[PDB]
Context: one part of a larger RNA, bound to proteins that are not shown
């Protein structure tokens, strides 16, 4: 060394795990803001029959749709500002217009404005059918043009039963009529709820329906309080006080007298006469003033360094009654818009003092002082006060006074004594909103947030309807958004090229998590 035994042993991976690299998948994160969200000064507080809000259909060099406007159609004319550039957007093109004053744009004032809709000639199933009279026709056809709806106030002409009258009834002036935020002021007016159940009570005179009205509304110059002293309409704020009361004296519900504040304003008429257009108020010319609706000027920075780009680093400089904010290829007082401060309007409008004008009466004298009302009886309701010993206030229903020598309240009710003067009315402010304009704010959101909506959303969509109701944001500094070449169906994809600082930005596009799925490798089964 070889053979045969008997012993003991790893190397395998159909699949599968962890770990790690490099993928895909999805959209978090983080930055971002032509979008909300809460207000603070101020405006404005209203559109409609002269046709409105909201729609239909149409309008382009236009196929859509948005926005604009209407058959004169992203306009016409005119007056202003203002101007080297425009003919809105997706969105190019096209074919034009303009440059020292009719391009365009911006504001003020006019034209024009189909149809539908109060819809208003009449009718409908909105966006459509149909008349009537009156007017036009180098063609006097039908087409087109204008009027023609109800209601209420005047007036004009007609006119029954019925003589006269009255209704009616045609016409003709003027007016309303629908729409749409919140405060407002009235007619009605719930329940869940609270009471640990539940009826009186409570939620609550809310929540809704309805009706009408203004920049505000409502309220309003004591028949109000006080308390013997005295105050002086009315509204809103802070006390007074969670009190005094009310209360299945339960749950709850809750003043005022008084004091401190905003803000202040007082008048007619219920009658006649002297004076006689004498304050006042609306409407409206005119003037000035002053706002708005357009606009006009508005200071001062270069070098270097990184970088693709400088506003950043550093270096000297310089404006700032201007360092609020924005943008510009990273963070700019000096680039650009602005910002502070100074200024401006042909033209319509607010709002003020001032005038003219229609038209309202002023002050003066003797007068006159609100009757089916106060009170009352019965039912109710308001009052913080739920019938209570309950004044006060309204009134469905049935009564019903007195006349300043009157009357009302001073919280049962008498007396005294104080206060007041009902049954006629008007009235600023200081108070309550915010559809909507305009400047400006935020220890507001920042895209599952912030609106329901940052985007063509009150869309898509769902419902017969009322009604319901979304998802959906980021290439890059600049599209330079990838000529050219190659596989591939004149494809999806994709691979070189080139663009960029970067394609470790290529349109599913900044960042790019996680969960979920693949390829690789170690190392286990």
């Nucleotide at each position: 060394g070889g053979u045969u035994a008997a012993g003991c042993g790893a190397c395998u991976a159909a699949g599968c795990g962890u770990a790690c690299a490099c993928g895909g998948u999805g959209g978090a994160u983080g930055c971002c803001c032509u979008g909300g969200c809460a207000g603070u000064c101020a405006g404005a507080g209203g559109c409609g029959a002269u046709g409105a809000a909201g729609g239909a259909c149409g309008u382009g060099c236009u196929a859509a749709u948005c926005u604009g406007c209407g058959a004169u159609a992203a306009g016409c004319g005119u007056c202003g500002g203002u101007a080297a550039g425009g003919u809105g957007a997706u969105a190019u093109g096209a074919a034009c217009c303009g440059u020292u004053a009719u391009a365009a744009c911006c504001g003020g004032c006019g034209a024009u404005u189909u149809c539908c809709g109060a819809a208003u000639g009449g009718g409908g199933a909105a966006a459509c059918c149909c008349a009537g009279u009156g007017u036009g026709u180098u063609u006097c056809g039908a087409c087109a043009c204008a009027c023609u709806a109800u209601c209420a106030u005047u007036a004009a002409c007609u006119g029954a039963a019925u003589c006269c009258a009255u209704a009616g009834g045609u016409u003709a002036a003027u007016g309303a009529g629908g729409c749409g935020a919140a405060c407002c002021g009235g007619g009605g007016g719930a329940a869940c709820u609270g009471a640990a159940a539940c009826a009186u009570c409570u939620a609550a005179g809310u929540a809704c329906c309805c009706c009408g009205a203004g920049g505000a509304a409502a309220a309003g110059a004591a028949a109000u309080c006080a308390a013997c002293c005295g105050a002086g309409a009315u509204u809103c704020c802070c006390c007074c006080a969670g009190u005094a009361g009310c209360g299945g004296c339960g749950a709850g519900c809750g003043a005022a007298c008084g004091g401190g504040g905003a803000g202040c304003a007082g008048c007619c008429c219920a009658g006649a006469g002297c004076c006689u257009g004498a304050a006042u108020c609306a409407g409206u010319g005119u003037g000035u003033g002053u706002g708005u609706u357009a606009g006009u000027g508005g200071a001062a920075g270069c070098g270097u360094c990184u970088g693709g780009a400088a506003a950043g680093g550093c270096g000297c400089g310089c404006g700032a009654u201007a360092c609020a904010g924005g943008g510009u290829g990273a963070c700019a007082g000096c680039c650009c818009c602005g910002u502070a401060c100074a200024c401006a309007a042909a033209a319509a409008u607010g709002c003020a003092c001032a005038u003219g004008c229609u038209g309202u009466g002023a002050g003066c004298u003797c007068g006159a002082u609100g009757a089916g009302u106060a009170g009352g009886g019965c039912g109710g309701g308001a009052c913080a006060c739920g019938u209570g010993g309950u004044a006060u206030c309204c009134u469905g229903u049935c009564u019903g006074a007195a006349u300043a020598u009157g009357g009302g309240g001073g919280g049962a009710c008498c007396a005294u004594c104080c206060u007041c003067c009902a049954a006629g009315g008007c009235u600023a402010a200081a108070u309550a909103c915010u559809c909507c304009u305009g400047a400006c704010u935020g220890a507001c959101c920042g895209a599952u947030a912030g609106u329901g909506a940052a985007c063509c959303a009150g869309u898509a969509c769902c419902g017969u309807g009322a009604g319901g109701g979304a998802a959906a944001g980021g290439c890059g500094a600049a599209a330079a958004g990838a000529a050219c070449c190659c596989c591939g169906g004149c494809g999806a994809g994709g691979g070189g090229a080139g663009u960029g600082a970067a394609a470790a930005a290529g349109a599913a596009c900044c960042u790019g998590a996680a969960a979920c799925c693949g390829u690789g490798u170690a190392c286990g089964u």
The depositors describe the entry as "High-resolution structure of the Escherichia coli ribosome". An RNA structure (23S rRNA, nucleotides 1 to 525) from Escherichia coli K-12, in which 525 nucleotides are resolved. Method: X-ray diffraction, resolution 2.1 angstroms. The entry became public in 2015. Rfam match: Bacterial large subunit ribosomal RNA. Its Rfam clan is "LSU clan". The literature on the family includes a 2002 paper in BMC Bioinformatics by Cannone et al., "The comparative RNA web (CRW) site: an online database of comparative sequence and structure information for ribosomal, intron, and other RNAs". The entry is indexed under Protein biosynthesis, ribosomes, RNA, transfer, exit, peptidyl, 30S, 70S, 16S, ribosomal subunit, posttranscriptional modification, posttranslational modification, RIBOSOME. The entry also models magnesium and zinc ions. Crystals were grown from: PEG8k, MPD. The 2015 paper behind the entry is "High-resolution structure of the Escherichia coli ribosome". Among the 51 different proteins in the entry, which are not shown, are 50S ribosomal protein L18, 50S ribosomal protein L13 and 50S ribosomal protein L36.